Shown are 432 nucleotides from a PDB entry: RNA (RNA 23S, nucleotides 1 to 437) from Spraguea lophii 42_110.
It comes from the structure "Spraguea lophii ribosome".
Taxonomically the source falls in Spraguea lophii (Eukaryota, Fungi, Apansporoblastina, Spragueidae).
The 2023 paper behind the entry is "CryoEM reveals that ribosomes in microsporidian spores are locked in a dimeric hibernating state".
Among the 71 different proteins in the entry, which are not shown, are 60S ribosomal protein L7, Ribosomal protein L34 and 60S ribosomal protein L35a.
Keywords: Microsporidia, RIBOSOME.
An Rfam search finds the family "Archaeal large subunit ribosomal RNA" in it. Rfam 15.1 lists 2,955 matches to the family in 1,139 species. Rfam links the family to the GO terms structural constituent of ribosome and ribosome.
It was solved by electron microscopy to 2.79 A.
Context: one part of a larger RNA, bound to proteins that are not shown
RNA sequence: AUACCACACACAAGGGAUCGUUUGGCUCCUGGGACGAGGAAGGGCGCAGCAGAGAGCGAUAUGUGUGGGAGCAGCAGCAAUGACCACACGUCCCCGAAUACAGCAUAGUGCUGGAGUACUCCUUGGAAUUAAGCAUAUGAGUAAAGGAAGGAAAAGAAACUAACGAGGAUUCCCGUAGUAGCGGCGAGUGAACAGGGAACAGUCCAACAGUGUAAUUCUCAAAUGAGAAGUUGUCAAAAGGAAGAAGAUGUGAAUCAGAAAGAAAAGCUGAACGAUACAGGGUGAUAGUCCCGUAGUGUCUUCUUACAUACGGUGAGUAGCUGUGCUCGGUAAUGCACAGUGAAGAGGUGGCAGUGUGCAUCUAAGACUAAAUACAACAGGAGACCGAUAGCAAAGAAGUAGGUUGACCGAAAACA
RNA sequence: GUGAAAUUGUGUGUGG
Numbered sequence: 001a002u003a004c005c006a007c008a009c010a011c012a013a014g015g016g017a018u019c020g021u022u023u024g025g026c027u028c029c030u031g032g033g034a035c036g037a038g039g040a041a042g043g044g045c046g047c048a049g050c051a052g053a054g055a056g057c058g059a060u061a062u063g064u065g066u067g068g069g070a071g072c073a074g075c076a077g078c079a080a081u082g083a084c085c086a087c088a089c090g091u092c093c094c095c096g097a098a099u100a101c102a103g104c105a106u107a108g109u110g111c112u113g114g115a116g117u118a119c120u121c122c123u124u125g126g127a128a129u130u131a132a133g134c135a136u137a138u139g140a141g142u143a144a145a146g147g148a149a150g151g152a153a154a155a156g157a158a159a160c161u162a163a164c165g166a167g168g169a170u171u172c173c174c175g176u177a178g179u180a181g182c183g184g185c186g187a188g189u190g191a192a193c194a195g196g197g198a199a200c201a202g203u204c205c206a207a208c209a210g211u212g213u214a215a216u217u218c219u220c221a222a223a224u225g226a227g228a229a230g231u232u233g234u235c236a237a238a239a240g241g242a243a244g245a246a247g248a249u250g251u252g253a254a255u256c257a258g259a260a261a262g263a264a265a266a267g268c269u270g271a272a273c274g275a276u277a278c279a280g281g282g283u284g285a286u287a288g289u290c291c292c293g294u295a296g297u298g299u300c301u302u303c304u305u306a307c308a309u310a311c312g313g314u315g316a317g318u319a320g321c322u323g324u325g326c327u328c329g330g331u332a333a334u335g336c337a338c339a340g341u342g343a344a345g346a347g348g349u350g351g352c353a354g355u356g357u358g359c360a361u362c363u364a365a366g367a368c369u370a371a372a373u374a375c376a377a378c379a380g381g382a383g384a385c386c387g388a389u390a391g392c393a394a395a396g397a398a399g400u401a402g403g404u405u406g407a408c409c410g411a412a413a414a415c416a
Numbered sequence: 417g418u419g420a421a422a423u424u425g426u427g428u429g430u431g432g
Base pairs, nucleotide, nucleotide: 004432005431006430007429008428009427010426011425012424013423019417020415021414024386025385026383027382028381029380030379031378033375035114042095043094044093045058046057047056049075050074063089064088065087066086067085068084071078072077101113102112103111104110119150120148121147122146123145130137134184160167161166171198172197173196174195181189182188202368203367204366205315215234216229217228218227219226220225242305243304244303245302246301247300248299249298250297251296255271256270257269258268272289273288274278280292281291282290320341321340322339323338324337325336326335346363347362348361349360350359402409403408
C1' cells in the first nucleotide's frame, strides 16, 4: 500500500474431530477336562472351468450310507436320474518321538520314549527391595531351571489331642488371633486345641493256609493225556437292578381399513381379536395379532450305580544318641538329611535342660480309600463394564504385513 | 453417513 502483511464474514479447497450405529473385546457364573508307534502336536508341498491370499480337503484331493429337500452369489455350464445342508463312515502325499532304533518284562502277546503342564505332588534355589547407611534378618522357600500324574491332585482312619463331669480319620468354611511366641527383642514376622457348621465309610498285607498227598496258575491236546511256573511256598468266593441325570427334536393362539403427508407406515385416527404365550430378534420410521420364536405340551437317545469264607498283639542298619548343615512360631531343639555309633521286645508322648517314681493317653519303622475343596485350552448363559487413539496386540486374508546373523520382535485399516 | 479446528484460494469490508 493498486498488488505486501493481519483480522472479520460468504463461497470453493484441505483434513478427519463430533453426534448417531456395532455378527468384536472384557468380567463373573455353570459345564467340560476328550492326544501319540493303529505314527501325535508342529512344519512343508499339492488339489478349483476360469483361482493370488485365506478357508476346506489329500493322488478316492466334494467317495458311501442315513435324515431331509431347491437351487449352485459373477460369466459360462449343471440340477427330482437330487442343487445344497446336517450327522457318521471310507480314503488320508513328504519331514517330524522318527525307529530296519534304544532300554526292559512274560509261557506268550508286549510296554516305555514325544506333545501339554492353568490347577496338584517331588527336588533345586536368587537378586532388586525394606531396615531412611549395612553385614544377621526381610522380600521368600517366592521368581527362575529340572522330574511326574489326573479330571481333579495331595491327604486320610491316632506310636492324636486334653487335664474337662473330657473328646475321637482326612479335607473345606466361620473362629480362637495380628494372640502364645520368634526377632541387630530393631525393622518386621507368627501357629494349635476348643466352640458353631458342610460332607461323612472304613478296610487290606506280613507275622500265621488242608500233609490220609499243591488242593494253585498257564499251554496244547483230548473227552481224558502230555508239558511250563511253583515247596527259597502257590491258593482265603456270587450273579443280580430299577431308579437317577444330561442332551437332541416335534407341536404351538390372535387384523383390517383410512384423511393429510412421506421414497417407504409398523407411526397417527377409527373399528376389532388373542393371552398358562406383552422374553428377545427380523421386516423400507416406534408391530401381542406380517416372519422366526416364547408360555404350555409331546417323543426319542445316551450315561451312572448294586449280596459270601481264615486270623492278631515284636514290620531294624530302624527308633534313638554324639558331632555337623539347612529349616520352623517351636523358644537349653519343630521337622529333614549326612558320617560315626546303634536297641528292647516291649516301646512312644503329655510345647521349660537333667535324674528318679507313680498316673493318663497311644502303638512308629508295610498298603488302600468316596463325598465335601482348586483351576487353562474348548462350549453355553448373564452384566449399573468398553464403544474403533477405547475394549484382547488383533471388530477385514492378526501373531498378519514387515523386521533380527540369531535368540526373539511386531503395526495400521469400521459405515461408499 | 454427518463432516469441526489448524492451514489455502477468490470476493467484499476494516486496519498496520